Overview:
Shown are 71 nucleotides from a PDB entry: RNA (tRNALys) from Escherichia coli. An Rfam search finds the family "tRNA" in it. The entry is indexed under translation, ribosome, mismatch. Crystals were grown from: PEG 20000, PEG 550mme, KSCN, Tris-OAc. It comes from the structure "Structure of T. thermophilus 70S ribosome complex with mRNA and cognate tRNALys in the A-site". Released in 2016, the model rests on X-ray crystallography data to a resolution of 3.2 angstroms.
RNA sequence: GGGUCGUUAGCUCAG
RNA sequence: UG
RNA sequence: GAGCAGUUGACUUUUAAUCAAUUGUCGCAGGUUCGAAUCCUGCACGACCCACCA
Repeated sequence: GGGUCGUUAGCUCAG
Repeated sequence: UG
Repeated sequence: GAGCAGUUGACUUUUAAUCAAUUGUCGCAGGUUCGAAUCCUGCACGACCCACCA
């Protein structure tokens, strides 16, 4: 310098 | 992709 | 959208617990789409990931 996936009611988690 |  | 909040009831001698009602994000921006929590890149951004060579 870089390629994969994650950022959701204050807190832990769905669609 | 409601 | 659900519970834990938190309120607020009902319960109780008063609570803890339990049952009931409730308030409140849809990740910051910019693109696609009539429509985006669902895509597109990209930037805070994470632990899975490759960075002489002989």